RNA sequence: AUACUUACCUG
RNA sequence: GGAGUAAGUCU
Ligand code: GDZ
Repeated sequence: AUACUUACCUG
Repeated sequence: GGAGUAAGUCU
C1' cells in the first nucleotide's frame, strides 16, 4: 500500500 | 446504478 465500520448527495 | 467528501479502527 491493503482491509473493515459509520455519515452526507443523486434524473 | 453512479461521483465527490468527512470521521473511527486494524497501522
Ligand atoms: C445515505 C443517505 N441516504 C439518504 C441514502 C443512502 N445513503 C448512502 C449514500 C448510501 C450509500 C452511498 N454510497 N452513499 C453515498 O453518498 C455514496 C456511496 C458510494 C460512493 C458507494 C460506492 F461504492 C462508491 N464508489 N461511491 C463512490 C465510488 C467511486

The RNA from Homo sapiens has 22 modelled nucleotides. Campagne et al. published it in Nat.Chem.Biol. in 2019: "Structural basis of a small molecule targeting RNA for a specific splicing correction". NMR data were recorded at pH 5.5 and 293 K. Entry title: Solution structure of the RNA duplex formed by the 5'-end of U1snRNA and the 5'-splice site of SMN2 exon7 in complex with the SMN-C5 splicing modifier. The structure was determined by solution NMR and released in 2019.